[PDB]
Context: one part of a larger RNA, bound to proteins that are not shown
C1' cells in the first nucleotide's frame, strides 16, 4: 500500500457490529452577556489605503 | 496603569 | 528638603490556559551555504600569483530544526476561574488606642521626642453605593384536562369442565380416512340448577399510555406522569455517561394455596418403507394466585441519547386558541356532539431529482474527501 485501527480519517437497518430498559458517580462536553465608537502629521497614499501614533 | 528619589 | 532643562526605584486595579518574541538548549546524524574528491558517495577543505625570493597573500570550517516540560518579554480575541448580598464592601478623612530604628533640648546623665511609622477600635461622608438577562436549556410551583400507565379492593360476563334431577332416543366423538375413547347403567342432544378455576370476545383501530418488559369487564381508594396553558418561581442547577443500581415477556427453580382449560414428559390409536413425529384420544410438570429466586428473547425499528438545520400534503390522539353554521336543554350565553382553521407535543401515512446509499430503501439511514455539534457502547 491499509481510509483493512481510521486524531487527520473507517464503520455499526439488511454485510461483522447499538447494551432489553432507565437511573447514575468518576470521565468528557456545556446558552447568551461586561470597551464599543471616536483621534495626529507622519500613515498597507487626510492622500477618509492607513507604516501607523492609540487621541 | 498608578505613584516615588524624577539624577541631565 | 527643594528647577521646568527629566526619565529611575515599587506594585499590579485576579490566577491560568493560548499565541508571538528572546535566552539557554553537546557533537555526530538530518535539511542546507561554500568548496571540480578527476564526477559521486564522501571530506572540510581550499584559492592567488612565482617574472625564483612569493625571503608569502586571501579565506571557510555557515545557517536551519531540536517535540513536551522549565525561564523571559509583548497581545488579550476565545476558554476556565474569582471581587460587593446577613455587606465582615471600596475610597476620603476625624476620634479614641499600643509599641518603636533614629534626634542633634552635641560633655555625659534628665532626655520632650504627638516626634517618623505602626499596634487595635469608635463615630462620619461618599460610592448612580453593590444582584446582567430570564435560553424555542433545565428544575419546581400552579390550572383544566388526558391516557388498555401502576398498586390494592370490588363488581359483572358468557363459555368451558364436572355434578344433580327431567325428556327422548342409538349412537356420540374424532379424522383426508379411520381407530384409540364414551355409550340401553342412557353416551351425544335438549331443559332447569349448582360448583370451581381460568379468560376478559365482539367494541379493538398502522389508536392510547408506559423506561422497556408490558398494559383492555364495572366501581372506589392510593400515590405517579407526559403533553398543553402560564407577563409564576429558581437561575445554568445541564447532555452523555466506566464502576454501581432499579425494573425486566416466556420458559425454568424454591415454599405455600389452587388446579377449569390447555398441555412439555409419558401412554395409546393412526400414517409410513421406518415414524421415537406431523393427525387423533388421554395425560404429569406447568399454565392461575402469594412470597422468594433467574436475568435471558428475532428483549426488533435487526436502526444510541441530547441539540440544530433541511420539502410538500392529508389525516389521527391530547391540550390550547379562533371562527359560518347544525344539534342537546332554555329564557340567552357558555358548556358538551359535529363543522372549518391555527399552535405545540405524540403515533404514523402518502409524496418528492433534499440529499444519502452497494442497492433494497431512508425526510433520515440527509446536512460525509466541500470529511470536526456534545457524548456513550461497540465491529
Nucleotide at each position: 500500500a491499509a481510509g483493512u485501527u481510521g486524531c487527520u480519517g473507517c464503520a455499526g437497518u439488511u454485510a461483522a457490529a447499538a447494551a432489553g430498559c432507565u437511573c447514575g458517580u468518576a470521565g468528557u462536553u456545556g446558552g447568551a452577556u461586561c470597551u464599543u465608537g471616536g483621534g495626529a502629521g507622519c500613515g498597507g497614499g487626510c492622500g477618509u489605503c492607513c507604516c501607523c501614533g492609540c487621541c | 496603569c498608578u505613584c516615588u528619589c524624577g539624577g541631565c | 528638603g527643594g528647577g521646568g532643562c527629566c526619565c529611575g526605584a515599587a506594585g499590579c486595579g485576579u490566577u491560568u490556559a493560548c499565541u508571538u518574541u528572546g535566552a539557554a538548549a553537546a557533537a555526530a546524524u538530518u535539511a542546507g551555504a561554500g568548496u571540480g574528491u578527476u564526477c559521486a558517495a564522501a571530506g572540510c577543505a581550499g584559492g592567488c600569483c612565482c617574472g625564483a625570493g612569493c625571503c608569502g597573500c586571501c579565506u571557510g570550517g555557515a545557517u536551519a530544526c531540536c517535540g513536551c516540560a522549565g525561564c523571559u518579554a509583548g497581545g488579550a480575541a476565545u476558554a476556565a476561574u474569582g471581587g460587593a448580598a446577613u455587606a465582615g464592601g471600596a475610597c476620603c478623612g476625624c476620634g479614641g488606642u499600643u509599641c518603636u530604628a533614629u534626634u542633634u533640648u552635641g560633655u555625659u546623665g534628665g532626655u520632650u521626642u504627638u516626634c517618623g511609622g505602626a499596634a487595635c477600635u469608635g463615630a462620619g461622608g461618599c460610592c448612580a453605593u453593590g444582584a446582567u438577562u430570564a435560553a424555542g436549556a433545565g428544575g419546581g410551583a400552579c390550572g383544566g384536562c388526558c391516557g388498555g400507565g401502576g398498586g390494592c379492593a370490588u363488581u359483572c360476563g358468557u363459555a368451558u369442565u364436572g355434578c344433580g334431577c327431567c325428556g327422548c332416543u342409538a349412537g356420540a366423538g374424532g379424522u383426508g380416512a379411520a381407530a384409540u375413547u364414551c355409550u340401553u347403567g342412557g353416551a351425544c342432544c335438549g331443559g332447569c340448577g349448582c360448583a370451581a378455576g381460568a379468560c376478559g370476545g365482539a367494541c379493538c383501530a398502522g389508536a392510547g399510555c408506559g423506561a422497556a418488559a408490558g398494559c383492555a369487564u364495572u366501581u372506589g381508594c392510593c400515590a405517579a406522569g407526559a403533553a398543553u396553558g402560564u407577563u409564576u418561581u429558581c437561575a445554568u442547577u445541564a447532555a452523555u455517561c466506566a464502576a454501581g443500581a432499579a425494573c425486566g415477556a416466556a420458559a425454568g427453580u424454591c415454599g405455600g394455596a389452587g388446579g377449569u382449560u390447555c398441555g412439555a414428559a409419558g401412554a395409546c390409536g393412526a400414517u409410513c418403507a421406518g415414524a421415537u413425529a406431523c393427525c387423533g384420544u388421554c395425560g404429569u410438570a406447568g399454565u392461575u394466585c402469594c412470597g422468594a429466586c433467574c436475568a435471558u428473547a428475532a428483549a426488533c425499528g435487526a436502526u444510541g441519547c441530547c441539540g440544530a438545520c433541511c420539502g410538500g400534503c392529508g389525516a389521527u390522539g391530547c391540550g390550547g386558541c379562533g371562527g359560518c353554521g347544525u344539534u342537546a336543554u332554555u329564557c340567552c350565553c357558555a358548556u358538551g356532539a359535529c363543522c372549518c382553521g391555527c399552535c405545540g407535543g405524540g403515533c404514523a401515512g402518502c409524496u418528492u431529482c433534499c440529499g444519502g446509499g452497494a442497492a433494497a430503501c431512508c425526510a433520515a439511514a440527509g446536512u460525509c474527501u466541500u470529511u470536526g455539534g456534545g457524548u456513550u457502547c461497540c465491529g
Shown are 442 nucleotides from a PDB entry: RNA (18S rRNA, nucleotides 654 to 1164) from Homo sapiens. The entry has 79 different proteins, among them 40S ribosomal protein S20, 60S acidic ribosomal protein P0 and 60S ribosomal protein L14. Rfam match: Eukaryotic small subunit ribosomal RNA. Clan: SSU clan. Entry title: In situ human 80S ribosome (composite map). Method: electron microscopy, resolution 2.19 A. The entry became public in 2025. The 2025 paper behind the entry is "Visualizing the translation landscape in human cells at high resolution".